[PDB]
An RNA structure (SRP RNA) from Canis lupus familiaris, in which 249 nucleotides are resolved.
C1' cells in the first nucleotide's frame, strides 16, 4: 500500500450497511459499530499498489420506431 | 351496344280450335216404380132373375120368350195420349156354377130335389205378368258449339330477313 | 429487428507512491 467491482430499491445528517441484478481476480474471514465524522473493529495473505485518459466485448438506466 | 350459330336444303314470330271442367241447354239409350188399359152389331154357350104355356097323385117332365153378367169368335167405329178377342193365381165365410160322397127330403120302389166336405174352370168377382199410352227418378270406356282453362299432347294451318350463348 | 445518450471487467497510453 492490496485482498471484489458495478446497476437499482432502502435507511443513516453521514460511513459502515440490507435486498434484487450482472460481472472477476494467484489472492479474505468475521463482530456489528463510528457517534456531527469520508472505511466502525478484530483476525490472516500478499508485493506492487492506486490514479487519469480512448478502444472492442454482459446483464440493466434514460430515448424511441 | 360490338363476337358469333343452325336456316325460306324455311330462324325467331303471327294466333286462330280438343284432349281438362261438380258448366247451361238441345239430342239418342242404361235402369226402377207408380196410374190406366173401350164400345156397338150378327149367331151360339153358360149363370141369376122376370113371364106364357101342356101333362101329372109328388119329387117333377116338355115347349117359347123379355133382361143383365161373361166365354170363343164374323162384319165394324161421331172412341181416346191405348184401351191385345193373350197369358196366370185367389176364388173367399155358407155368396159363381157344374159334376156332389155322407147326410136329408120327396116317392111302395126306380128314381128325383136342395146341398155340404175335398177336387176343377170357355163363361160372379178380384188381382198378377207382358204390350200399349202418361209421369217421374236413376244415370256414362255417347255428340255439340258456349265459355272457363289451354308450361305437356298429337293436332289444319301460314310469313317471313330477325331470334339464341359469352364478356 | 434496429439507432442514441450513461455503464461492470480486459487491453492499450500517462502521471504518482
Nucleotide at each position: 500500500g492490496c485482498c471484489g467491482g458495478g446497476c437499482g430499491c432502502g435507511g443513516u445528517g453521514g460511513c459502515g450497511c440490507g435486498c434484487g441484478c450482472c460481472u472477476g481476480u494467484a489472492g479474505u474471514c468475521c463482530c456489528a459499530g463510528c457517534u456531527a465524522c469520508u472505511c466502525g473493529g478484530g483476525a490472516g495473505g500478499c508485493u506492487g499498489a492506486g490514479g487519469c485518459a480512448g478502444g472492442a466485448g454482459g446483464a440493466u438506466c434514460g430515448c424511441u420506431u | 351496344c360490338g363476337c358469333u350459330a343452325u336456316g325460306c336444303c324455311g330462324a325467331u314470330c303471327g294466333g286462330g280450335u280438343g284432349u281438362c271442367c261438380g258448366c247451361a241447354c238441345u239430342a239418342a239409350g242404361u235402369u226402377c216404380g207408380g196410374c190406366a188399359u173401350c164400345a156397338a152389331u150378327a149367331u151360339g154357350g153358360u149363370g141369376a132373375c122376370c113371364u106364357c104355356c101342356c101333362g101329372g097323385g109328388a119329387g117333377c117332365g116338355g115347349g117359347g120368350g123379355a133382361c143383365c153378367a161373361c166365354c170363343a169368335g164374323g162384319u165394324u167405329g161421331c172412341c181416346u195420349a191405348a184401351g191385345g178377342a193373350g197369358g196366370g193365381g185367389u176364388g173367399a165365410a155358407c155368396c159363381g156354377g157344374c159334376c156332389c160322397a155322407g147326410g136329408u127330403c120327396g116317392g111302395a120302389a126306380a128314381c128325383g130335389g136342395a146341398g155340404c166336405a175335398g177336387g176343377u174352370c170357355a163363361a160372379a168377382a178380384c188381382u198378377c205378368c207382358c204390350g200399349u199410352g202418361c209421369u217421374g227418378a236413376u244415370c256414362a270406356g255417347u255428340a255439340g258449339u258456349g265459355g272457363g282453362a289451354u308450361c305437356g299432347c298429337g293436332c289444319c294451318u301460314g310469313u317471313g330477313a330477325a331470334u339464341a350463348g359469352c364478356c | 429487428u434496429a439507432g442514441c445518450g450513461a455503464g461492470a471487467c480486459c487491453c492499450c497510453g500517462u502521471c504518482u507512491c

Record summary
Rfam match: Metazoan signal recognition particle RNA. Rfam describes the family as follows. The signal recognition particle (SRP) is a universally conserved ribonucleoprotein. A reference for the family is Wild et al. (2002), "Towards the structure of the mammalian signal recognition particle", Curr Opin Struct Biol. Its family is annotated with SRP-dependent cotranslational protein targeting to membrane, signal sequence recognition and signal recognition particle, endoplasmic reticulum targeting in the Gene Ontology. Rfam classes the family as a non-coding RNA gene. The entry is indexed under SRP SRP receptor, co-translational protein targeting, endoplasmic reticulum, signal peptide, RNA BINDING PROTEIN. The sample was in a buffer at pH 7.5. It comes from the structure "RNC-SRP early complex". Among the 49 different proteins in the entry, which are not shown, are Ribosomal protein L11, 60S ribosomal protein L8 and Signal recognition particle subunit SRP68. Method: electron microscopy, resolution 2.8 A. The entry became public in 2021.